RNA sequence: GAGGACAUAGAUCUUC
Numbered sequence: 001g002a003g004g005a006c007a008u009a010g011a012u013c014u015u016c
Stems, first nucleotide, its partner, number of pairs: 001016005006010001
Other pairs, nucleotide, nucleotide, family: none
């Protein structure tokens, strides 16, 4: 940085 979950928001979590 991206994907999934939670579910719109980092309140966090997991994977790459």